[PDB]
The RNA (ASH1-E3 element, RNA (28-MER)) with a sequence from Saccharomyces cerevisiae has 28 modelled nucleotides. It was solved together with SWI5-dependent HO expression protein 2 and SWI5-dependent HO expression protein 3.
Context: bound to proteins that are not shown
């Protein structure tokens, strides 16, 4: 710069928590 949003309750985390104020990507 781009991608990604269940009519979920999963996923990540030893836990405290984190989830677009976020993640991942790329002769950036």
């Nucleotide at each position: 710069g781009a991608u990604a949003a269940c009519u979920g309750a999963a996923u990540c985390g030893a836990a405290a928590g984190a989830c677009a104020u976020u993640a991942u990507c790329a002769c950036g």

Method: X-ray diffraction, resolution 2.41 A. The entry became public in 2017.
Keywords: She2p, ASH1-mRNA, mRNA transport, transport protein.
It comes from the structure "Crystal structure of the nuclear complex with She2p and the ASH1 mRNA E3-localization element".
The entry also models magnesium and acetate ions.